[PDB]
Entry title: CRYO-EM STRUCTURE OF LEISHMANIA MAJOR 80S RIBOSOME : PARENTAL STRAIN. An RNA structure (E-site_tRNA_chain_S4) from Leishmania major strain Friedlin, in which 20 nucleotides are resolved. Among the 75 different proteins in the entry, which are not shown, are 60S ribosomal protein L18, 40S ribosomal protein SA and 40S ribosomal protein S24. The 2024 paper behind the entry is "Structural and mechanistic insights into the function of Leishmania ribosome lacking a single pseudouridine modification". The entry is indexed under CRYO-EM LEISHMANIA MAJOR 80S RIBOSOME WILD TYPE, RIBOSOME.
RNA sequence: GCGCGG
RNA sequence: GAGUCCGCGCACCA
Numbered sequence: 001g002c003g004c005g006g
Numbered sequence: 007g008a009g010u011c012c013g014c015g016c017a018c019c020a
Stems, first nucleotide, its partner, number of pairs: 001016006
C1' cells in the first nucleotide's frame, strides 16, 4: 500500500 | 463528516 470485519 | 484505533489474510526496484 490492498481487501474485510469490530 | 468521517477520521482514529484493533485485529486477520495479502504486496514489496528509490